[PDB]
Context: one part of a larger RNA, bound to proteins that are not shown
Molecule: LSUb rRNA, nucleotides 624 to 1536
Organism: Trypanosoma brucei brucei
RNA sequence: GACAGUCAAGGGAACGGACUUGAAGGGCUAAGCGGGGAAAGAAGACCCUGUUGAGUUUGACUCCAGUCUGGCUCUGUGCGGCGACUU
RNA sequence: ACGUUGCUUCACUUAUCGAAUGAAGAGACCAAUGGUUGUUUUGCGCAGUCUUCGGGCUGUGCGCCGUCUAGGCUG
RNA sequence: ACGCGUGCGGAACU
RNA sequence: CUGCGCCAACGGGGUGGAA
RNA sequence: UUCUCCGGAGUCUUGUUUCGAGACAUCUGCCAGAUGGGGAGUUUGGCUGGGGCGGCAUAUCUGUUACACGACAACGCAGGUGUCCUAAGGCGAGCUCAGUGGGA
RNA sequence: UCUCACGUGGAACACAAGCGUAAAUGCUUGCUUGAUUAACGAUUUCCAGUACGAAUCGAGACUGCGAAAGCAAGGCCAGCGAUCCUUUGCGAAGAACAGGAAAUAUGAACAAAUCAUACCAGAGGUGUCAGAAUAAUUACCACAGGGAUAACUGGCUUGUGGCGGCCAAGCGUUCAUAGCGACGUCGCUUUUUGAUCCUUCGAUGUCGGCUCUUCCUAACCUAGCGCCGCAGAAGACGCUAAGGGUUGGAUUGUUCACCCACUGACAGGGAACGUGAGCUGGGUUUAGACCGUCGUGAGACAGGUUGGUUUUACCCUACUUGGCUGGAGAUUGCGAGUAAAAGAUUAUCCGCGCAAAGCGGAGGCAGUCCGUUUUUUUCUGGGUCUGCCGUUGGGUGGCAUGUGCUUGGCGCU
Repeated sequence: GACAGUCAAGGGAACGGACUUGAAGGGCUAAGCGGGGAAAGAAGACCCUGUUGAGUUUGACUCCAGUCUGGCUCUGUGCGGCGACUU
Repeated sequence: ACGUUGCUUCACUUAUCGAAUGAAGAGACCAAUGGUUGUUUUGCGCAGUCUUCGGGCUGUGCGCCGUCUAGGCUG
Repeated sequence: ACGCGUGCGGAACU
Repeated sequence: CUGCGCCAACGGGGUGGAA
Repeated sequence: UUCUCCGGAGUCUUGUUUCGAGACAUCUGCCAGAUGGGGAGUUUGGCUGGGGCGGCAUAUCUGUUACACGACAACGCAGGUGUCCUAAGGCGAGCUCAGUGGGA
Repeated sequence: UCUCACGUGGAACACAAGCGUAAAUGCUUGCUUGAUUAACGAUUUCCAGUACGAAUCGAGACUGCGAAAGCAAGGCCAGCGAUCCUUUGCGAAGAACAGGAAAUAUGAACAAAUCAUACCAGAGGUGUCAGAAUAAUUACCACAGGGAUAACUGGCUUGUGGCGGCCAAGCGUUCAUAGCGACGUCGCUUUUUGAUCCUUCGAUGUCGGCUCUUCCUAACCUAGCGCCGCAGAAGACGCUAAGGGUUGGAUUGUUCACCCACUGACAGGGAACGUGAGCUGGGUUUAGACCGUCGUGAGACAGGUUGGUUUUACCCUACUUGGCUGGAGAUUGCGAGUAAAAGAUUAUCCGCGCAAAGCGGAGGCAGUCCGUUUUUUUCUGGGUCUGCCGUUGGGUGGCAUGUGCUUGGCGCU
């Protein structure tokens, strides 16, 4: 690694290898090169959407430990005061 | 005004809490608003008040438990 | 040398 | 104001048996 | 001198190992109130010439857009609505308003 | 203020606007509570022919104002609210030998008094108004997707930007038009910025510079012309013209700009804002960190600052060189066309000449095999040879001089 692989203009999903009109094109090929294959690598990390999340914060909503405070229990013996209620 | 009751003050010690120690010498004997039913036989009076008649309770007195001691003064 | 007050378990080289 | 040892008992009273 | 006790090395126990606190603690348990991003869970609208800020075109009324039945859209245009009134409601009667002109 | 005449509404009717209205739907005045109740009557608007809101036509009770006919169950049309839950009102007193046309029901083994609950009509509200109970931040960020939707290329447009025409009031010593040209009006371009959202979100590598090629003209220099407010010199304007050329530096990441110099001159643009599997990485735009302003805070800022991985060609084509090899019915048909000659239909000879008139040259004999004719067509042997090839030496002679030739005789093929 869909199949393939020469261009110009046109129209077209508004930048064609394939379509329309035109213009080139002989078969196979070794070493190079980086113009195009809108070349390869990754279900875009930017932006938006979903009645999807997570990390962090606090004056968000609803709560939990911790801390403080009152009552009872643990809890016994005597001596005095201040009351409160029943003659 | 005598009975319950809630707050409180003070004095205790046995619950509880804190600490130390190898639980290593507490307190008394110096004597009471102590107890005296006691290991092998210790209790005795007074007053008041109760009793199942055997003797108890309360308050008071005397005995018993119950005792030694370094040093320092006195006569 | 026996009684009576203090003392409270006390005999320790400087 | 400045570096010793310290232990598993001497003695004494009775009970009973001896010298 | 061999075995035993008693002193040497004081007796006793209404009994606590010894100190401190002590019927309170914040000692144990159970209720009640406050505080508490230290921590847990969840949420943090919509429309929209992208989204955000803005605005409300989010529930509604009149004229126009609207093309002479009816219906007709835009973050189209010009303006309103969440109230107010025992009378500013009901009825009978009487009267005529805004303005203009002539005179005191 | 008082008085007379005119006065079709040009005033008023709570408020926005429209419609409507004159012995009134307006103003004043008198009396009143039709803004009550109303047996689940019907209907219109929205519309699914659902609800809610609003509104229209009715039947019954009790009434108000009127002498009466009559009008009135609010102020005309905008002004408002489900399920569940809470809360209020109606089921007065008596009558019935039995639950009936007439007495609310239940709390389930039965009785007395409280309590709770049902059935009907209202009220407390949902403005995101057919009606969840709701604060921020992420550059440390994640997932499912979207070219239904932004940032960069391209496409339509041309307001804005840029470049030009037409008319002529004026400026130019007087003089519209040498050169200019206001007030108006007509265009062109896509090299600015806007407007849009057509393609791409299972990715088209996002600024500038370096290097290199090419194209355009709206012409800065070089070429050729015309005209001037062109004496000479130096210049302005206009036309044909894109063949050739258009620099070195300081500061800044810059494009742009501004200075210093040289020059004939230091013009303007396009190519996916040409060009990152060509480079570089200063800028922009992650994670670290500092400042200012903002925020209670986590944090934010198209504010400043410093540090921050640049991956792969051996495939196809294009281009550059480098080689091998077919092919005319462009591989086949036998499918026949010469930028050739000029003749018994190219046969049946050569030279000169105009596709002329005309003028020149050519060896005889015999055999075999073939032969439908005109000295038929061949194959050999002598047959005498002009012109030739290969030689011999010897005499010349030429050339640039070791290698070929030419003259003069030998025989020779």